[PDB]
Context: bound to proteins that are not shown
RNA sequence: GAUCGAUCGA
RNA sequence: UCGAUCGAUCC
Numbered sequence: 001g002a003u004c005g006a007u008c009g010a
Numbered sequence: 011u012c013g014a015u016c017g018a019u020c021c
Stems, first nucleotide, its partner, number of pairs: 001020010
Other pairs, nucleotide, nucleotide, family: none
C1' cells in the first nucleotide's frame, strides 16, 4: 500500500 | 450504490 470475509449505517 | 469497525492475507 492493496485484497478478502463478517457486522453496522446512509 | 457508498461509508465506519473488526479479523485475516500478501507485497